[PDB]
Context: bound to proteins that are not shown
RNA sequence: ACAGAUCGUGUCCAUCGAGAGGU
DNA sequence: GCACAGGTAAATGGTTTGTGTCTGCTTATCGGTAGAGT
DNA sequence: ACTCTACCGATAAGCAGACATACCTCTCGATCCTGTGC
Numbered sequence: 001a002c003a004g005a006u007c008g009u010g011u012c013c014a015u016c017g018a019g020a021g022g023u
Numbered sequence: 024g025c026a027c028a029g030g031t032a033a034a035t036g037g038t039t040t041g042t043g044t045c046t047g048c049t050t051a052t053c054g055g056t057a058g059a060g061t
Numbered sequence: 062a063c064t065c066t067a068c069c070g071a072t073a074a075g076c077a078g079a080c081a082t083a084c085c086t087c088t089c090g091a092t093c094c095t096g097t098g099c
Stems, first nucleotide, its partner, number of pairs: 014092007022085001023083001024099007042081020
C1' cells in the first nucleotide's frame, strides 16, 4: 500500500432416576 | 468485605418378608495301591 | 501280609455369576458445599 460492526444463513436444550398409562 | 477449594464422614451395627436354574472354583471326604519284615 | 504315609479318581457342599415379551404416551424431581481465608 492495504487495513470490518454484526449479516446471513444457526444447532438443540440434555442426562439420571421415579411414577402413572394404554395394546 | 465477602469469597475459595478439598472431598474430614459414619465407624458401624444394622438388617429385611417370598427368585430359581444352571454354571465354575475351592475345598473336605472317601477307596486304592507302593517304597519292605517275621 | 499291612502296618508308616503319598498322589490317582469320584462326590458333597458351599462360595459367587446372568436374567427375566415388544410398542410407544405422559408427568416430575435433581445435577454440593463447610471449614477456611486477611

Shown are 99 nucleotides from a PDB entry: RNA, together with DNA. Among the 15 different proteins in the entry, which are not shown, are 5'-3' exoribonuclease 2, Transcription elongation factor SPT5 and DNA-directed RNA polymerase II subunit RPB1. The structure was determined by cryo-electron microscopy at 2.7 angstrom resolution and released in 2024. The reconstruction used 416,223 particles. The PDB entry is titled "Cryo-EM structure of yeast Rat1-bound Pol II pre-termination transcription complex 1 (Pol II Rat1-PTTC1)". The work is reported in "Structural basis of exoribonuclease-mediated mRNA transcription termination" (Zeng et al., Nature, 2024).